[PDB]
Context: one part of a larger RNA, bound to proteins that are not shown
RNA sequence: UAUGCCAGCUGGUGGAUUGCUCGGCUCAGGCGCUGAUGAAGGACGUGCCAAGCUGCGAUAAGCCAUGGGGAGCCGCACGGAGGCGAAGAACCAUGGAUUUCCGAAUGAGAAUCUCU
RNA sequence: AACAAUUGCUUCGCGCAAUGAGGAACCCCGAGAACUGAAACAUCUCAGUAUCGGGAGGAACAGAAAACGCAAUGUGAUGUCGUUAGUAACCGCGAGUGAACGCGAUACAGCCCAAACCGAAGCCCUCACGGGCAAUGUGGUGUCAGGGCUACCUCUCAUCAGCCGACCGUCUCGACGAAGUCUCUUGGAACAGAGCGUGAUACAGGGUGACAACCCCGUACUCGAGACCAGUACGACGUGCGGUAGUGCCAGAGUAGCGGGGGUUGGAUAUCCCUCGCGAAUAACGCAGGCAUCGACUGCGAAGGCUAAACACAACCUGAGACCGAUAGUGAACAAGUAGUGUGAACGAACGCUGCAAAGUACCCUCAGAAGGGAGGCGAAAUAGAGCAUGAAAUCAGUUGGC
Numbered sequence: 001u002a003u004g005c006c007a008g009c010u011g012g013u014g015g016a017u018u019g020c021u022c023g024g025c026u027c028a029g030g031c032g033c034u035g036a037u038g039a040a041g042g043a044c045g046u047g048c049c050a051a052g053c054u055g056c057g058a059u060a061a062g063c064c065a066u067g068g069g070g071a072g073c074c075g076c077a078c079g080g081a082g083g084c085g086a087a088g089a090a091c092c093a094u095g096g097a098u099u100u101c102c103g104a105a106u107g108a109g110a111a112u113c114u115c116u
Numbered sequence: 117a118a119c120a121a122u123u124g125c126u127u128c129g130c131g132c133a134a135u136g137a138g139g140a141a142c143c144c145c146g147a148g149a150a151c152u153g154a155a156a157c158a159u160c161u162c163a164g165u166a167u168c169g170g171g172a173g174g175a176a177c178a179g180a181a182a183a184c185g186c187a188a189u190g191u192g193a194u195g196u197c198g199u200u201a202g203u204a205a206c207c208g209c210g211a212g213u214g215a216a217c218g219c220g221a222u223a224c225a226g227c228c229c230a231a232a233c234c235g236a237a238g239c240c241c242u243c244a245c246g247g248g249c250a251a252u253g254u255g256g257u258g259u260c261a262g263g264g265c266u267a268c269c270u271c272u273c274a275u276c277a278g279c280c281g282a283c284c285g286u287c288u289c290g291a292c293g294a295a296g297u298c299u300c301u302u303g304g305a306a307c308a309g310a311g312c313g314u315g316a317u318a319c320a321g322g323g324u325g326a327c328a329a330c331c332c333c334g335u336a337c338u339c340g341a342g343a344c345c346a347g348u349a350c351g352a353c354g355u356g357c358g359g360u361a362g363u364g365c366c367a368g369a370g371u372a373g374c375g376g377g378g379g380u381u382g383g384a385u386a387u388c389c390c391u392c393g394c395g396a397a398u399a400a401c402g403c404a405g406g407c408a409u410c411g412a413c414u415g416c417g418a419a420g421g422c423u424a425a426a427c428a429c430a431a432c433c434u435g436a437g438a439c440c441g442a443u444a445g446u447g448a449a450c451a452a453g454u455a456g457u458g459u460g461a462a463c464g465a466a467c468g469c470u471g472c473a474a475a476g477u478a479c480c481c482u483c484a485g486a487a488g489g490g491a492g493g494c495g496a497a498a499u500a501g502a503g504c505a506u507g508a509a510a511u512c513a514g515u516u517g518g519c
Stems, first nucleotide, its partner, number of pairs: 004519009018505001019469002023440002025437006032429001033138002041102003044057003048080002052076002063096006072084003107115003116118001121135005142173001143171005153160001157208001183191002195222005205213002226422003229368001233256002237254001238249004262366002264363006276354001279351001285344007296312001297328001298311004313330002315319001321333003373394007401417005456463002476504001480490003
Other pairs, nucleotide, nucleotide, family: 013510tHS014509tHS015507tWS015508tHS016507tHS017506cWW021441tHS021442tWH023445tSS023446tHS024445tSS031430cWW031431cWW032140tWS035104tWS036106cWH036136tWS038104tHS038105tWS038106tWS039105tHH039137tWS040103tHS042112tSS045060tWS047050cHS047053tWH047075cWH050051cHS051077tWW054061cWH062097cWW062098cWS069090tHS070088tWS070089tHS071085tWS071086tWS072089tSS119120cHS119133tWH119134tHS120136tWH122130cHH123130tWH126129tWS139140cHS139173tWH141174cWW141429cSS142428cSS143176cSS148164tWS148166tHS149165tWH150163tHH151162tHS152161cWW153211cSS154210cSS159210tWW160211tWS164165cHS173175cSS174428tWS178194cSS179193cSS179424tHS180225tWS180226tHS180423tWH181192tHS182402tSS182403tSS183415tHS185187cHS185188tHS185414cWS187405tWS193425tWW194426tWW195427tWS200217tHS201216tHH202203cHS202214tWS203215tWH204214tHS205382tSS207210tHS215382tHS223425cSS224424cWS225423tWS225424tHS230259tWH230367cWS231258tHS231366cSS232257tHS232263tSS235253tSS235254tHS236250tWS236251tWS236253tHS238254tSS242244tHS242245tHS260367cWH261357tWS270357tHS271357tWS274356tHS275355cWW277353cWW278352cWW280350cWW281347tWS281349tHS282348tWH284345cWW292337cWW293318tWS293336tHS294315cSS294318tWS295329tWS295330cSS295334cWW302306tWH303305tHS303326tWS304325tSS305325tSS306308tHS317336cSS318335cWS320334tHS324328tWH347348cHS364400cWS367399tWS370371cHS370395tWS371396tWH371419cSS372395tHS380387cWW381383tHS383406cWS384406tHS386406cSS396418tWW397418cWW397419cWW430431cHS440444cSS441449tWS442449tWS442468tHS444449tWH447452tSS448452tSS450467tWS451454cSS452466tHH453454cHS453464tWS454465tWH455464tHS458460tHS458461tHS467503cSS470474tWH470500cSS471473tHS471475tHS471497cWS472495tHS474498tWW475494cSS475500tWW476501tSS476502tWS477492cWS478492tHS479491cWW483485tHS483487tHS485487cHS493501tWW494498tWH495497tHS495500tHS
C1' cells in the first nucleotide's frame, strides 16, 4: 500500500413492493334463431394528410325520414390545414337507401379472378 | 344468359316453390375407443364416456294407456325437481354397476285419422276466363265417455274450426328529481381540522386538484316507452253433447307370438333393440299384471297421427361478488388470437400508471449536431421530463469505516 475482503453512503441498473383498475373469473335474472330477398365468415377497398383498430361499401368513419337531443361537432387519436352546424349539426332510438369480390355459392371455370 | 344439383306442383316454361350453409352450448337420431380400475388380466370397469356421421328448435324430445299392480271398493297423458335408494336387480356373485311403482312438488289439456254408413256433395292455382287433382275415394260421418246402422229419448255448452284480443307481471331503456360550494387554519389544490348551517320516501355508487347526502352525474318517490308473457287468457261465431233397445256392420299383420345368432340393460327365466327364419286371432277377439301352460280374477285395446305449460344451454342484454388485482386474473386490462413458429393440421408470447393543469422546457453557451451536455424556464415536486407514481434485492461506478 497495490490487486482485494466486509458493511454503509451518493448515483445507476433492475422493476419487487405499496397504492390504483379501462381487464378477467364466477353467479343470477331476462332473452333467443340466421340464410338463395345470397347468411355467418373472408378478401379488397373507403379518410385532406391515414399504417393499426373500429365503422362503412364505388352513395364506402357514411346517405334519407320520424322522434329525441342540443351549441357544438369532424371515431379510438390531444396534429396541421380546412370544413360542418340556428336551413337546428354532433349524438341516441326506430324505420329506410346504398351495400364491390370470394363465400351454401347455385351459368362454366378459378388460391377472392376469368369466360360465354 | 343461367334457381348448379335434387325435389314437389305444374299453364310441362325453372312458370311457382322447397332443400343446401351458419350458430356458445343445450337437444334428437345413428357410429363408438383406449389409457384407467379390478393393485396382473380375459367377463366386468373406465363408458354408451372421448371422438366421428346425420338433423331440429328457441328450447328439443316425450305425451293422452293393449299403463300401473302401495292387489285395490285403489291411481289415472308426458317431462322435470325432491324422495323412494345405493333399496330391488346385476356381477371372475370379485372390483364394481344400479332402476322402478308410489309419494311430496312444478305445470296441467286434451284431441285427430284408418274403417263401418254415405259416395263427388270436395280440394289447389287464377282477379276472371280457364287449368290441375280426385271412384286406386276428394269430401261427410267417426275415433272406448267405442263407433256405425235401424227405432226411439233428450239435448247441445263436450269437442273441433275460425274471429277478437288484453290486464298484471318481468327485463331493459328513458323523463323528473331535495339540500352549503359559508367562516378561520394548513395546503399547489379543501372533499381535512375547528366553527356555523341544510335536505332526506334521496346517508346506493361514481366524478370533482385530499375523507362530499347538500359541487356535478346519479340515488328515493312518481311517471313514460319498448320487449317478453301471448295471438295466450277472457269474450264471441259456428258445430252439436249425451241416453235406451236391437244388430257377430267396423276398429291399423310379416304384426302379437315362437325359434337361431348378436348387442344392450338393474332387468335377473322377468329390459330394450338388431339380424336370419317361422308365424295368429278378429271384440263371441286380443294384450298385460316381473319363469312357462291352462282356468279364474283385475287392468287395458298394440301393430296410424297431433299436442300448450312446468325442465336444458348461455350466444345476446342487464345485474351481482367474504373471487383475482398486471409473473395474478382469460392465452388476451396494451398491436391479442396481435408479433412470431410450422409445408400443414396446429402452435403462440411480452408490453398498465408524467402532471392539478402540458404549464410537454423559450432564450443563451457548447457541438459535426432537431443528438447529448451546461446554464436557464415551468410546477408543490423534474430524484414527476416521456415504458415519466413508488423504486426492494441481485448487482455496477464512485466513496466512507474496519482489515